[PDB]
Context: bound to proteins that are not shown
RNA sequence: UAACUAUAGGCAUACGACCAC
DNA sequence: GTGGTCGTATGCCTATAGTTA
Repeated sequence: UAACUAUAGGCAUACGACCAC
């Protein structure tokens, strides 16, 4: 420095739905 | 047209543990 598996976070996009103008 | 809130799914990134090259 990279890969495989597992776990703990964050960001972004899209869809279904809801609310306000 | 804009923002917030629930659910599903995708992506990739910051880290770790076990291991290898």
An RNA, together with DNA: 42 nucleotides with solved positions. Crystallisation conditions: RT COMPLEX WAS MIXED WITH RESERVOIR SOLUTION CONTAINING 50MM SODIUM CACODYLATE PH6.5), 10MM MGCL2, 0.2M KCL, AND 10% PEG4000 (W/V). VAPOR DIFFUSION 4C. The 2013 paper behind the entry is "Complexes of HIV-1 RT, Nnrti and RNA/DNA Hybrid Reveal a Structure Compatible with RNA Degradation". Released in 2013, the model rests on X-ray diffraction data to a resolution of 4.84 A. It comes from the structure "Structures of HIV-1 RT and RNA-DNA Complex Reveal a Unique RT Conformation and Substrate Interface". Protein in the same entry: REVERSE TRANSCRIPTASE/RIBONUCLEASE H and P51 RT.